Method: X-ray crystallography, resolution 2.25 angstroms. The entry became public in 2008. Solved structure of RNA, 53 nucleotides shown. The model includes bound s-adenosylmethionine (SAM). On the sample the depositors note: RNA was prepared by In vitro transcription.
[PDB]
RNA sequence: GUUCCCGAAAGGAUGGCGGAAACGCCAGAUGCCUUGUAACCGAAAGGGGGAAU
Ligand code: SAM
Repeated sequence: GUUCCCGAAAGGAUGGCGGAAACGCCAGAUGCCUUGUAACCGAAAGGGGGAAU
RNA backbone atom coordinates (compact mmCIF):
# COMPACT_ATOMS: atom_id res chain seq x y z
O5' G A 1 -0.83 2.72 2.37
C5' G A 1 -0.71 3.32 1.11
C4' G A 1 -0.62 2.27 0.00
C3' G A 1 -1.85 1.36 0.00
O3' G A 1 -2.90 1.96 -0.76
C1' G A 1 0.00 0.00 0.00
P U A 2 -4.52 1.71 -0.33
O5' U A 2 -4.62 0.15 -0.60
C5' U A 2 -4.92 -0.41 -1.84
C4' U A 2 -5.02 -1.91 -1.64
C3' U A 2 -6.12 -2.38 -0.70
O3' U A 2 -7.32 -2.48 -1.39
C1' U A 2 -4.14 -3.49 -0.14
P U A 3 -8.72 -2.11 -0.73
O5' U A 3 -9.09 -3.46 0.08
C5' U A 3 -9.37 -4.69 -0.58
C4' U A 3 -9.29 -5.84 0.40
C3' U A 3 -10.10 -5.67 1.69
O3' U A 3 -11.44 -6.03 1.51
C1' U A 3 -7.93 -6.31 2.27
P C A 4 -12.62 -5.43 2.42
O5' C A 4 -12.52 -6.21 3.81
C5' C A 4 -12.68 -7.64 3.90
C4' C A 4 -12.18 -8.12 5.25
C3' C A 4 -12.74 -7.38 6.46
O3' C A 4 -14.01 -7.86 6.76
C1' C A 4 -10.44 -7.50 6.72
P C A 5 -15.10 -6.95 7.47
O5' C A 5 -14.79 -7.05 9.02
C5' C A 5 -14.65 -8.26 9.74
C4' C A 5 -14.11 -7.89 11.10
C3' C A 5 -14.76 -6.70 11.80
O3' C A 5 -15.96 -7.09 12.42
C1' C A 5 -12.45 -6.49 11.98
P C A 6 -17.13 -6.05 12.74
O5' C A 6 -16.63 -5.20 14.00
C5' C A 6 -16.62 -5.71 15.34
C4' C A 6 -15.80 -4.78 16.22
C3' C A 6 -16.31 -3.35 16.31
O3' C A 6 -17.40 -3.22 17.20
C1' C A 6 -14.01 -3.27 15.98
P G A 7 -18.57 -2.19 16.88
O5' G A 7 -17.91 -0.75 17.11
C5' G A 7 -17.51 -0.26 18.37
C4' G A 7 -16.76 1.03 18.13
C3' G A 7 -17.54 2.07 17.34
O3' G A 7 -18.29 2.80 18.25
C1' G A 7 -15.42 1.87 16.37
P A A 8 -19.87 2.95 18.10
O5' A A 8 -20.15 3.51 19.56
C5' A A 8 -19.82 2.75 20.71
C4' A A 8 -20.06 3.64 21.91
C3' A A 8 -21.49 4.17 22.08
O3' A A 8 -22.33 3.23 22.72
C1' A A 8 -20.04 5.95 22.28
P A A 9 -23.79 2.93 22.12
O5' A A 9 -24.65 4.20 22.60
C5' A A 9 -24.80 4.60 23.97
C4' A A 9 -25.26 6.04 24.06
C3' A A 9 -26.39 6.41 23.11
O3' A A 9 -27.66 6.01 23.61
C1' A A 9 -24.70 8.05 22.93
P A A 10 -28.86 5.71 22.58
O5' A A 10 -29.53 7.17 22.54
C5' A A 10 -29.95 7.73 21.33
C4' A A 10 -29.98 9.23 21.44
C3' A A 10 -30.52 9.85 20.18
O3' A A 10 -31.91 9.91 20.26
C1' A A 10 -28.47 10.82 20.58
P G A 11 -32.76 9.37 19.03
O5' G A 11 -32.64 10.60 18.01
C5' G A 11 -33.20 11.84 18.45
C4' G A 11 -32.73 13.00 17.61
C3' G A 11 -32.93 12.83 16.12
O3' G A 11 -34.27 13.07 15.73
C1' G A 11 -30.77 13.57 16.49
P G A 12 -34.94 12.20 14.56
O5' G A 12 -34.27 12.78 13.23
C5' G A 12 -34.47 14.14 12.89
C4' G A 12 -33.49 14.53 11.81
C3' G A 12 -33.60 13.73 10.51
O3' G A 12 -34.69 14.14 9.71
C1' G A 12 -31.34 13.99 11.10
P A A 13 -35.46 13.10 8.76
O5' A A 13 -34.46 12.88 7.53
C5' A A 13 -34.17 13.91 6.60
C4' A A 13 -33.07 13.46 5.65
C3' A A 13 -33.32 12.14 4.93
O3' A A 13 -34.22 12.26 3.84
C1' A A 13 -31.18 12.07 5.81
P U A 14 -35.38 11.16 3.70
O5' U A 14 -34.66 9.93 2.97
C5' U A 14 -33.80 10.11 1.83
C4' U A 14 -32.84 8.94 1.68
C3' U A 14 -33.48 7.56 1.70
O3' U A 14 -34.19 7.24 0.49
C1' U A 14 -31.61 7.53 3.10
P G A 15 -35.58 6.43 0.55
O5' G A 15 -35.08 4.95 0.19
C5' G A 15 -35.22 3.89 1.13
C4' G A 15 -34.18 2.80 0.93
C3' G A 15 -34.64 1.48 1.55
O3' G A 15 -35.25 0.66 0.57
C1' G A 15 -32.69 2.15 2.64
P G A 16 -36.80 0.30 0.79
O5' G A 16 -36.74 -0.95 1.78
C5' G A 16 -35.88 -2.06 1.51
C4' G A 16 -35.71 -2.90 2.76
C3' G A 16 -36.99 -3.17 3.53
O3' G A 16 -37.77 -4.20 2.93
C1' G A 16 -35.28 -2.57 5.03
P C A 17 -39.37 -4.22 3.10
O5' C A 17 -39.57 -4.81 4.57
C5' C A 17 -39.11 -6.12 4.91
C4' C A 17 -39.14 -6.32 6.42
C3' C A 17 -40.48 -6.05 7.08
O3' C A 17 -41.41 -7.09 6.84
C1' C A 17 -38.78 -5.07 8.39
P G A 18 -42.95 -6.74 6.57
O5' G A 18 -43.48 -6.29 8.01
C5' G A 18 -43.53 -7.20 9.10
C4' G A 18 -43.64 -6.45 10.41
C3' G A 18 -44.86 -5.55 10.55
O3' G A 18 -46.06 -6.26 10.71
C1' G A 18 -43.01 -4.47 11.44
P G A 19 -47.29 -5.87 9.77
O5' G A 19 -48.02 -4.70 10.56
C5' G A 19 -48.48 -4.92 11.89
C4' G A 19 -48.38 -3.64 12.70
C3' G A 19 -49.18 -2.46 12.17
O3' G A 19 -50.59 -2.56 12.36
C1' G A 19 -47.06 -1.69 12.81
P A A 20 -51.56 -2.67 11.08
O5' A A 20 -51.88 -1.16 10.64
C5' A A 20 -52.32 -0.86 9.30
C4' A A 20 -52.99 0.51 9.23
C3' A A 20 -52.16 1.70 9.71
O3' A A 20 -51.34 2.32 8.70
C1' A A 20 -54.19 1.68 10.89
P A A 21 -49.80 2.68 9.00
O5' A A 21 -49.83 3.67 10.26
C5' A A 21 -50.10 5.05 10.06
C4' A A 21 -50.61 5.72 11.32
C3' A A 21 -49.51 6.13 12.29
O3' A A 21 -49.04 7.42 11.91
C1' A A 21 -51.29 5.05 13.47
P A A 22 -47.49 7.83 12.04
O5' A A 22 -47.26 7.95 13.63
C5' A A 22 -47.83 9.02 14.41
C4' A A 22 -47.83 8.72 15.90
C3' A A 22 -46.48 8.34 16.49
O3' A A 22 -45.71 9.49 16.84
C1' A A 22 -48.07 6.73 17.15
P C A 23 -44.28 9.76 16.17
O5' C A 23 -43.38 8.48 16.52
C5' C A 23 -43.06 8.13 17.86
C4' C A 23 -43.20 6.63 18.06
C3' C A 23 -41.97 5.81 17.73
O3' C A 23 -41.03 5.88 18.79
C1' C A 23 -43.87 4.74 16.85
P G A 24 -39.46 5.62 18.55
O5' G A 24 -39.35 4.02 18.45
C5' G A 24 -39.57 3.19 19.60
C4' G A 24 -39.76 1.73 19.23
C3' G A 24 -38.59 1.02 18.57
O3' G A 24 -37.59 0.66 19.51
C1' G A 24 -40.53 0.47 17.40
P C A 25 -36.05 1.00 19.22
O5' C A 25 -35.64 -0.07 18.10
C5' C A 25 -35.50 -1.45 18.42
C4' C A 25 -35.74 -2.32 17.20
C3' C A 25 -34.66 -2.27 16.13
O3' C A 25 -33.53 -3.04 16.48
C1' C A 25 -36.74 -2.11 15.09
P C A 26 -32.08 -2.36 16.51
O5' C A 26 -31.28 -3.10 15.33
C5' C A 26 -31.75 -4.30 14.71
C4' C A 26 -31.73 -4.18 13.20
C3' C A 26 -30.57 -3.41 12.60
O3' C A 26 -29.39 -4.19 12.57
C1' C A 26 -32.57 -2.83 11.49
P A A 27 -27.95 -3.52 12.76
O5' A A 27 -27.56 -3.01 11.29
C5' A A 27 -27.44 -3.93 10.21
C4' A A 27 -27.32 -3.18 8.90
C3' A A 27 -26.30 -2.06 8.94
O3' A A 27 -25.03 -2.60 8.67
C1' A A 27 -28.26 -1.32 7.84
P G A 28 -23.77 -2.24 9.60
O5' G A 28 -23.13 -0.97 8.89
C5' G A 28 -22.10 -1.12 7.90
C4' G A 28 -22.25 -0.05 6.85
C3' G A 28 -21.79 1.34 7.26
O3' G A 28 -20.35 1.60 7.32
C1' G A 28 -23.91 1.55 6.40
P A A 29 -19.20 1.02 6.37
O5' A A 29 -18.18 2.23 6.21
C5' A A 29 -18.62 3.51 5.81
C4' A A 29 -17.76 4.58 6.46
C3' A A 29 -16.27 4.29 6.55
O3' A A 29 -15.59 5.50 6.27
C1' A A 29 -17.12 4.64 8.72
P U A 30 -14.30 5.50 5.32
O5' U A 30 -13.17 6.08 6.29
C5' U A 30 -13.47 7.18 7.12
C4' U A 30 -12.61 8.38 6.77
C3' U A 30 -13.38 9.68 6.64
O3' U A 30 -13.90 10.10 7.88
C1' U A 30 -11.71 9.62 5.02
P G A 31 -15.24 10.95 7.89
O5' G A 31 -16.34 9.84 8.19
C5' G A 31 -17.15 9.48 7.12
C4' G A 31 -17.97 8.26 7.44
C3' G A 31 -19.40 8.40 6.96
O3' G A 31 -19.72 7.26 6.18
C1' G A 31 -19.33 7.60 9.14
P C A 32 -19.70 7.34 4.59
O5' C A 32 -20.88 8.38 4.30
C5' C A 32 -20.90 9.31 3.21
C4' C A 32 -22.02 10.33 3.37
C3' C A 32 -22.05 11.11 4.68
O3' C A 32 -21.06 12.13 4.72
C1' C A 32 -24.26 10.43 4.12
P C A 33 -20.51 12.66 6.13
O5' C A 33 -21.63 13.73 6.53
C5' C A 33 -21.88 14.92 5.77
C4' C A 33 -22.91 15.75 6.50
C3' C A 33 -22.60 15.97 7.97
O3' C A 33 -21.77 17.09 8.25
C1' C A 33 -24.80 15.14 7.78
P U A 34 -20.77 16.97 9.50
O5' U A 34 -21.31 17.93 10.66
C5' U A 34 -22.48 18.72 10.55
C4' U A 34 -23.26 18.73 11.85
C3' U A 34 -22.49 18.33 13.10
O3' U A 34 -21.63 19.38 13.55
C1' U A 34 -24.57 17.26 13.11
P U A 35 -20.14 19.04 14.06
O5' U A 35 -20.42 18.56 15.55
C5' U A 35 -20.91 19.48 16.52
C4' U A 35 -21.50 18.68 17.66
C3' U A 35 -20.50 17.79 18.34
O3' U A 35 -19.68 18.55 19.20
C1' U A 35 -22.56 16.65 18.06
P G A 36 -18.12 18.22 19.30
O5' G A 36 -18.14 16.62 19.49
C5' G A 36 -18.33 15.99 20.76
C4' G A 36 -18.19 14.49 20.59
C3' G A 36 -16.74 14.02 20.44
O3' G A 36 -16.61 12.76 21.06
C1' G A 36 -17.93 13.27 18.63
P U A 37 -15.82 12.67 22.42
O5' U A 37 -15.99 11.14 22.85
C5' U A 37 -17.26 10.53 23.09
C4' U A 37 -17.19 9.04 22.78
C3' U A 37 -15.88 8.30 23.05
O3' U A 37 -16.17 6.96 23.51
C1' U A 37 -16.47 7.99 20.82
P A A 38 -16.70 6.62 24.99
O5' A A 38 -16.46 5.05 25.15
C5' A A 38 -17.53 4.20 25.57
C4' A A 38 -17.25 2.78 25.12
C3' A A 38 -15.80 2.35 25.23
O3' A A 38 -15.52 1.87 26.53
C1' A A 38 -16.56 1.87 23.07
P A A 39 -14.14 2.19 27.28
O5' A A 39 -13.01 1.44 26.45
C5' A A 39 -12.93 0.01 26.37
C4' A A 39 -12.03 -0.37 25.20
C3' A A 39 -10.64 0.25 25.26
O3' A A 39 -9.76 -0.48 26.08
C1' A A 39 -11.53 0.64 23.13
P C A 40 -8.72 0.24 27.06
O5' C A 40 -7.51 0.70 26.12
C5' C A 40 -6.67 -0.20 25.44
C4' C A 40 -6.04 0.51 24.26
C3' C A 40 -5.23 1.75 24.59
O3' C A 40 -3.96 1.39 25.13
C1' C A 40 -6.61 2.23 22.73
P C A 41 -3.13 2.36 26.10
O5' C A 41 -2.55 3.50 25.13
C5' C A 41 -1.66 3.24 24.07
C4' C A 41 -1.33 4.54 23.37
C3' C A 41 -1.00 5.69 24.31
O3' C A 41 0.33 5.61 24.80
C1' C A 41 -2.45 6.48 22.68
P G A 42 0.70 6.19 26.25
O5' G A 42 0.73 7.77 26.07
C5' G A 42 1.75 8.37 25.32
C4' G A 42 1.38 9.82 25.12
C3' G A 42 1.06 10.61 26.38
O3' G A 42 2.24 10.96 27.05
C1' G A 42 -0.52 11.12 24.71
P A A 43 2.44 10.71 28.61
O5' A A 43 1.67 11.93 29.26
C5' A A 43 1.23 11.93 30.60
C4' A A 43 0.94 13.37 30.95
C3' A A 43 -0.10 14.02 30.06
O3' A A 43 -1.38 13.76 30.56
C1' A A 43 1.75 15.44 30.16
P A A 44 -2.58 13.52 29.54
O5' A A 44 -2.97 14.99 29.04
C5' A A 44 -3.63 15.89 29.91
C4' A A 44 -3.52 17.31 29.41
C3' A A 44 -4.21 17.56 28.09
O3' A A 44 -5.57 17.82 28.33
C1' A A 44 -2.05 18.49 28.01
P A A 45 -6.64 17.34 27.26
O5' A A 45 -6.62 18.51 26.17
C5' A A 45 -6.87 19.86 26.55
C4' A A 45 -6.39 20.73 25.41
C3' A A 45 -6.90 20.28 24.06
O3' A A 45 -8.17 20.83 23.83
C1' A A 45 -4.58 20.69 23.95
P G A 46 -9.28 20.01 23.03
O5' G A 46 -8.50 19.62 21.69
C5' G A 46 -8.76 18.47 20.93
C4' G A 46 -7.40 17.97 20.45
C3' G A 46 -7.45 16.65 19.74
O3' G A 46 -7.87 16.85 18.40
C1' G A 46 -5.79 16.51 21.41
P G A 47 -8.75 15.72 17.67
O5' G A 47 -7.71 14.52 17.45
C5' G A 47 -6.52 14.65 16.70
C4' G A 47 -5.73 13.38 16.85
C3' G A 47 -6.52 12.12 16.50
O3' G A 47 -6.62 11.88 15.10
C1' G A 47 -5.43 11.78 18.55
P G A 48 -8.00 11.37 14.45
O5' G A 48 -8.40 10.15 15.42
C5' G A 48 -7.95 8.83 15.17
C4' G A 48 -8.19 8.00 16.41
C3' G A 48 -7.51 6.64 16.39
O3' G A 48 -6.21 6.75 16.92
C1' G A 48 -9.83 6.31 16.70
P G A 49 -5.02 5.80 16.39
O5' G A 49 -5.42 4.32 16.89
C5' G A 49 -5.49 4.03 18.27
C4' G A 49 -6.15 2.69 18.48
C3' G A 49 -5.42 1.53 17.81
O3' G A 49 -4.30 1.11 18.56
C1' G A 49 -7.71 1.35 17.39
P G A 50 -3.07 0.34 17.87
O5' G A 50 -3.74 -0.98 17.26
C5' G A 50 -3.49 -2.28 17.73
C4' G A 50 -4.54 -3.24 17.17
C3' G A 50 -4.09 -4.18 16.08
O3' G A 50 -3.36 -5.24 16.62
C1' G A 50 -6.23 -3.39 15.57
P A A 51 -2.17 -5.94 15.81
O5' A A 51 -2.87 -7.01 14.85
C5' A A 51 -3.73 -8.04 15.32
C4' A A 51 -4.48 -8.59 14.12
C3' A A 51 -3.62 -8.99 12.93
O3' A A 51 -3.02 -10.24 13.13
C1' A A 51 -5.41 -7.75 12.13
P A A 52 -1.56 -10.57 12.54
O5' A A 52 -1.79 -11.05 11.03
C5' A A 52 -2.72 -12.08 10.72
C4' A A 52 -3.17 -11.98 9.28
C3' A A 52 -2.07 -11.89 8.24
O3' A A 52 -1.55 -13.18 7.93
C1' A A 52 -3.68 -10.26 7.77
P U A 53 -0.06 -13.34 7.35
O5' U A 53 -0.11 -12.63 5.92
C5' U A 53 -0.70 -13.26 4.78
C4' U A 53 -0.64 -12.31 3.59
C3' U A 53 0.74 -11.82 3.18
O3' U A 53 1.41 -12.72 2.29
C1' U A 53 -0.71 -9.98 3.35
N1 SAM B 1 -11.50 10.30 10.90
C1 SAM B 1 -12.46 11.38 11.27
C2 SAM B 1 -12.09 12.76 10.68
O1 SAM B 1 -11.09 12.90 9.95
O2 SAM B 1 -12.77 13.77 10.90
C3 SAM B 1 -12.61 11.44 12.78
C4 SAM B 1 -14.03 11.77 13.23
S1 SAM B 1 -14.21 12.32 14.95
C5 SAM B 1 -14.75 14.03 14.71
C6 SAM B 1 -12.49 12.62 15.46
C7 SAM B 1 -12.28 12.48 16.97
O3 SAM B 1 -12.98 11.36 17.47
C8 SAM B 1 -10.82 12.24 17.29
O4 SAM B 1 -10.54 12.92 18.48
C9 SAM B 1 -10.73 10.74 17.51
O5 SAM B 1 -9.73 10.44 18.44
C10 SAM B 1 -12.09 10.41 18.05
N2 SAM B 1 -12.59 9.06 17.74
C11 SAM B 1 -12.96 8.16 18.69
N3 SAM B 1 -13.38 7.03 18.08
C12 SAM B 1 -13.30 7.20 16.75
C13 SAM B 1 -13.61 6.37 15.68
N4 SAM B 1 -14.09 5.15 15.91
N5 SAM B 1 -13.43 6.82 14.38
C14 SAM B 1 -12.93 8.10 14.16
N6 SAM B 1 -12.61 8.91 15.23
C15 SAM B 1 -12.81 8.49 16.51
Crystals were grown from: 40 mM sodium cacodylate, 80 mM SrCl, 15% MPD, 2 mM spermine-HCl, pH 7, VAPOR DIFFUSION, HANGING DROP, temperature 298K.